[PDB]
RNA sequence: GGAAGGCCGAAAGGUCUUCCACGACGAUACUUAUUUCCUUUGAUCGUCGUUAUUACUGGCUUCGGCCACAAAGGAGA
Numbered sequence: 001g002g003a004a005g006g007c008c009g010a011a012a013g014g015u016c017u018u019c020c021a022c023g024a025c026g027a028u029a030c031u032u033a034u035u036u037c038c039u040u041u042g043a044u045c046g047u048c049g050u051u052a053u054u055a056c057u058g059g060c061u062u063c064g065g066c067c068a069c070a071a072a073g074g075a076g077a
Base pairs, nucleotide, nucleotide: 001020002019003018004017005016006015007014008013021050022049023048024047025046026045027044028043036075037074038073039072040071057068058067059066060065
């Protein structure tokens, strides 16, 4: 932020809770071809949040971003 609700308020607004989605940081357990380590994505947990956000590759786009696939790229100095 999407949904719902509580509380403060005359209203405008403010504040908090829950479900969902997502982000920053950290951590845990792991598939992708074997002891292992690193990175991105996926899962989960914690703190604080709400656009802070592009997996590889291929597409879409109002160029802000979004989607399909579920894996993908590295390291022996």
Description: This is an experimental structure of RNA (PreQ1-II riboswitch) with a sequence from Lactobacillus rhamnosus LOCK908, with 77 nucleotides shown. Crystallisation conditions: 14.4% (w/v) poly(ethylene) glycol 6000, 0.130 M MgOAc2, 0.001 M spermine-HCl, 0.020 M KCl, 0.130 M CsCl and 0.050 M Na-cacodylate pH 6.0. It was solved by X-ray crystallography to 2.5 angstroms. The model includes bound 7-DEAZA-7-AMINOMETHYL-GUANINE (PRF). Entry title: PreQ1-II riboswitch with an engineered G-U wobble pair bound to Cs+.